[PDB]
tRNA from Escherichia coli K-12: 75 nucleotides with solved positions. The 2021 paper behind the entry is "Structural basis of l-tryptophan-dependent inhibition of release factor 2 by the TnaC arrest peptide". Among the 49 different proteins in the entry, which are not shown, are 30S ribosomal protein S21, 50S ribosomal protein L5 and 30S ribosomal protein S3. The depositors describe the entry as "Cryo-EM structure of 70S ribosome stalled with TnaC peptide (control)". It was solved by cryo-EM to 2.9 angstrom. The reconstruction used 107,016 particles. Rfam match: tRNA. The literature on the family includes a 1997 paper in Nucleic Acids Res by Lowe and Eddy, "tRNAscan-SE: a program for improved detection of transfer RNA genes in genomic sequence".
RNA sequence: CGGCACGUAGCGCAGCGGUAGCGCACCGUCAUGGGGUGUCGGGGGUCGGAGGUUCAAAUCCUCUCGUGCCGACCA
Numbered sequence: 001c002g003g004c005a006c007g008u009a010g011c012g013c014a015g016c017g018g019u020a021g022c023g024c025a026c027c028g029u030c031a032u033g034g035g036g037u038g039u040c041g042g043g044g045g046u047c048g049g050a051g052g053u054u055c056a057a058a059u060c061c062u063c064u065c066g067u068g069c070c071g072a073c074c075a
Stems, first nucleotide, its partner, number of pairs: 001071007010024004018055001026042003030038001048064002051061002
C1' cells in the first nucleotide's frame, strides 16, 4: 500500500428493510444467626460517528476511526 471481516448493555456473543435477543454481571425479595451457592422478579443498549436512497435503515449505499486476518513477489 492493496484488499476483507467486525464494531450491537459493564463484558462475550446472535440479529443484518418493521420486532432489537442470549449468558455472565448489577439491583429488590426470600433461604442462612452471616457470606457463597440456590429460588422468585425487575431494569439496562446514539446498534462505532455522521449522511444518501426509501412508507420507513442496526439492516441497502457511501465517507470516516479503531481492531483483526491475508498478500506488498521476479529481478